[PDB]
This record gives sequence, structure tokens and C1' cells, in this order.
RNA sequence: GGCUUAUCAAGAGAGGGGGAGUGACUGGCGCGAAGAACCCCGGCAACCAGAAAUGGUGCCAAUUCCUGCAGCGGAAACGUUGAAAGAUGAGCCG
Repeated sequence: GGCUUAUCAAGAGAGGGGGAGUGACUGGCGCGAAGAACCCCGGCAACCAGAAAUGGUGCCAAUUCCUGCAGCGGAAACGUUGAAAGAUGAGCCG
């Protein structure tokens, strides 16, 4: 890089380190020096393991930020619903 399957309108950071990015991608629009990614801790949560205690992940601005394809409405702008795509767990292929 790809396959399978479940989930994604709720919830959750006056901490330490780090040192400039980040919200998958596209167009747009955001977050970030009042400190990005990442790590530790804390919290949420309950996919996986366990009888349980607890543990392995994940997650903690904004719907998965909106969007892309299709159905429906609309003259249009746009609206709405469902996909697709992505992310995460679990199992896999290269």
C1' cells in the first nucleotide's frame, strides 16, 4: 500500500516534556507562540483480553470541521437523506 468486519450527532486537558506544525486527501474554512505534531501523565470511553480486580488499544476545539458520489426538493444558490472515503478496534494479505 490492500482485504475483512464493527463503530463514528454523546463524553473527556488552568499538568510535565517537546519545539512548529496540524484538522486523512481535494476545494473551502479552521486550530497553533495564550505553544502544532509527538511522548509522559490526567481524563473520557468500553473495541479487545480477564470471573473479577485490572490490563492492551483508542479518543479528549469545531458532526469524521464542511465537502466530493447518488436519491429527493429547488429555475438557481442552496437544502436534505443515504453512500463512498477516512479514522479507530479486531483479524488478515503484500